Context: bound to proteins that are not shown
RNA sequence: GGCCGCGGCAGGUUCGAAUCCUGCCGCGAUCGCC
Repeated sequence: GGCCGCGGCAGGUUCGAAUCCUGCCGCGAUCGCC
C1' cells in the first nucleotide's frame, strides 16, 4: 500500500433504522492476512 474482522462518527435507502447499504476515523489479522 491493498484486503479481511470488530469499535466510533457522518450520510444514503425507508412511512420509520441499534439493524439495510456508502463514506470518514480507531484497534487487530492476512499478503489479522499478503